[PDB]
RNA sequence: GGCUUCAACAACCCCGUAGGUUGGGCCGAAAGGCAGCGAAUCUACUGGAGCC
Numbered sequence: 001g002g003c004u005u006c007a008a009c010a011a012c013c014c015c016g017u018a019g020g021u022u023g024g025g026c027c028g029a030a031a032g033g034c035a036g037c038g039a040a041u042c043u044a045c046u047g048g049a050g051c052c
């Protein structure tokens, strides 16, 4: 340099941080807005462990 894999820390358990894609929930006449969407998935970064 590159790759793989994980989340200890957590006000039961699960959940590292921020932003996207797809598809949902709720509010609304619509435009549009709301949020731990306990759904799949991508990118970068934090912090572990490994491999070339």
Stems, first nucleotide, its partner, number of pairs: 001052007013038001014036001016045007023037001025034003
Other pairs, nucleotide, nucleotide, family: 007008cHS007009tHS024035cWW028030tHS028031tHS